[PDB]
Background
This is an experimental structure of RNA from Comamonas testosteroni KF-1, with 746 nucleotides shown. Keywords: CryoEM, Ribozyme, RNA. The work is reported in "Structural basis of circularly permuted group II intron self-splicing" (Wang et al., Nat.Struct.Mol.Biol., 2025). Entry title: Comamonas testosteroni KF-1 circularly permuted group II intron 1S state. It was solved by electron microscopy to 2.96 angstroms. The reconstruction used 46,777 particles. NCBI's taxonomy places the organism under Bacteria, Pseudomonadati, Burkholderiales, Comamonas, Comamonas testosteroni.
RNA sequence: CCGGGGCGCCACCCCGGAAGUGAUGCGAGUCGCCAACUCGCAUCACAAGCAAACGCUGUAGCCGCGUGCCUCUAAUAGGGCUGGCGCGGUUGCGAAGGGCGCUGGUGAGUGCAACUCUCACCUUCGACCCAAUCCA
RNA sequence: AGGCAAAACCAAAUUGAAGUUGGGCGACCGUGAAACGGCGCUGGGCAGGAAAUGGCCCAGUGACCUGGUCAAUGGUGAAAGUCGGUGAAAGACCGACCGGUGGGGCGUAUCGAAAGAGCGCAACACCUGCCGCACAGGAUGGCUUCUGAGGUACCGGUGACGGUACAGAACGCGGAGGGGAAACCUGGAAGCGAGGGCACCUCGGGAAACCGGGGGUCGAUGCAUAGCUCAAACCUGUAACGGCACCAGUGGAGGGUGCUGUGCGGAGCAACGUGGAGCCACAGGCAUGAAGCCGUGGUUCGUAGUCGAUGAGACAAGCGGUGAGUAAGGGAAGGGCUGCGAACAUCGCCUCCCCGAAAUCCAAGGAAAGCCGAAAGGCUAGCCGCUUUGUUGAGACAGUGGCGCCACGUUGCGCAUUAGCCGUGACCUAAACGGGGAACCUCUUGGCCGUACCGACUCGGGUGGCACCGGUCGGGCUCGAUGGCUCAAGAGGGGGAGAUGUGAUGAUUAGGGUUUGACCCGUGAUGCGAUACGACCGAAGCAUCCGGGGAGCUGUCUGACGAAGAGUCGGCAGCAGUGGGUUUGGCGACCCGCUCCGAAAGUCGCAAGC
Repeated sequence: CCGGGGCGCCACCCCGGAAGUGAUGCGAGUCGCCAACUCGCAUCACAAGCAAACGCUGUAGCCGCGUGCCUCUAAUAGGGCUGGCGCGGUUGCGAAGGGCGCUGGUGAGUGCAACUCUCACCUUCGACCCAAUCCA
Repeated sequence: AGGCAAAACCAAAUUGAAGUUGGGCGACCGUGAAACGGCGCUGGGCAGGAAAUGGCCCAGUGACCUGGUCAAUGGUGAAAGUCGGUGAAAGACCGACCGGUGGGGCGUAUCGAAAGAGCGCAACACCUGCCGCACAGGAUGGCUUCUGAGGUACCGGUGACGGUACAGAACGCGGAGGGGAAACCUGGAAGCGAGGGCACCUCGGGAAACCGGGGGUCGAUGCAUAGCUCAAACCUGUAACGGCACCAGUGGAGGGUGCUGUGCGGAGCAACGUGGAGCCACAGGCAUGAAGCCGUGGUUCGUAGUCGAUGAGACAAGCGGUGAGUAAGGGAAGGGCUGCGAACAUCGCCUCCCCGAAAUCCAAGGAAAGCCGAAAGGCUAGCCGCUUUGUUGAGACAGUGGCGCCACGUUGCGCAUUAGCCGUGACCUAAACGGGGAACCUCUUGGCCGUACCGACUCGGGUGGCACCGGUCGGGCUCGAUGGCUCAAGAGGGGGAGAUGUGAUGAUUAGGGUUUGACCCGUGAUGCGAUACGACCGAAGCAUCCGGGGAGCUGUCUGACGAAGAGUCGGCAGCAGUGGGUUUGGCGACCCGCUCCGAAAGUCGCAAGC
């Protein structure tokens, strides 16, 4: 780390069934060769295999056909409205951990003057930024 | 696995600020621009007030909230601030006058410590000042979302509960009620603090800014860039929140000034021919004496040429000239910086080019109007082309395909019964009005089982915390307390952004249709249509045209519709399948209904990927 159990029950603690990951030593083979290497099993410390198998499956979009808007240019072009919306096609990130910033709320204060400046943790959302890693 | 780094937002050339991609609603189905509701006007009532605004109830009424596309034909229907001249016509062209704003000058009938504000006089600059439409600011109004699974009355239910009507200046304290296992969240149930907005109504003072007395009304959100609500209605036309720059201070969370902070049209508009000058796209990867290759679903084809590492494009110096002019007005004129990433727009601030004033002061030439100068004069920012110099180093012209502007012409529709507003027919729907919806949580009615259990004490003591022990009172008395009913009938909450493959459920539901027909399929013909740019072929999907299928199966039983017959429609009878409960999960059997087309949010798996 799982399942059952010592606890009347729970927190908690135990004790067996499993094995992911490497680690470690232990068997053969690979290897010109002790060594070294590697690839088949078991044991130990750790917990991506439980009579029922352990976690996640979302996001930036772009092109075309219908149907509308905002901004901008003298117009073509450029940026958006949950990929605008409905219907087809299709190119990348991920496969879900963090950060700050936002709202909202509760306090502590600095100031003559603070529900509205600051400080703090506590909450809501994640489009947006980061996601480092060697061990393996 | 175990341990094993932080950064996660910073800078560049004249400084700052706040937006949007990024968190109010967006599902499916039915009516549908008609109705409920609101709002305006007319005629009556009510409470309070000196009166008037304003608030509540009833009746009627409507160029309003209230839409888009295609068609015709109909009703109403405006205007150029005033006076003269020209001209064919004058609102339009030319003069005079009035009015409104703009930067300054001079005074005080005034308010201010000062900035600054109101009033008065003169010169200059700008403006159709009029009508139609749209847009913007302020108070209420009612709409989206909260308050709200809330409070008070009436009605309907034995009951959870449902339908009507009413109640909040912002803001602070407070706690009846509601959600939740708790922690916490919400809080028009009262109550206690505060006295503000109104481009609201009246009286008094002043020339005005402005001040005082008496009244009416007022929950939050729409600081939602754009699909939906924020509307209609009253007043106003820059009077409004925030943001920049500047001025005076008692230097600053305050006061004032400036900008943001109003537009379109009132007669021309559309197509074609010629000519002129402009603007947009031709991304990226490998490679590189600067070439060359790749880059579609598809080569089916093109991106050719002249200059270029002996230097194309840029930056700075030098070179010469030219050389300011600000207030107002005009340019298919340009801008860096400031942001928890980067892009795309807005505001302020600044730069360039045309255009060109006065009031006032003057040594009478000039200043106001770049800087020094009382004038003659001098200097520097800017604008032009470059012999040349210092740093970096790959493109420039061109070509291909599009876009509008200007001038001259042709052909149509119009320029008063015109623009605008109403009215008629058909179709459509991201207004408006309605419908249903399962997992999961909680609650109310009854039947059954077993009964010996459960609810307060704000239960104590006590255990790691429940428990346990002691209990203070109790239930309602054989019916109370209650637990489980894989028990039935109900009631609240819950239910609305696309992208790995297949199903279950919601659900044989909501809804719709019936042979003058809902609905389903062609892959029959035509058109649109795929990714470096251009031309061509053209998948899925879409829009038409053309073909088919289509309402259990019969007794074509009965009846209606059809026409007073074929056919169709239901009902009934038989048969068939289809399920659900009877029962236990099923089974013969019983109850049956059922046979048409048919969604959505959400909830569940089984595979696959990491």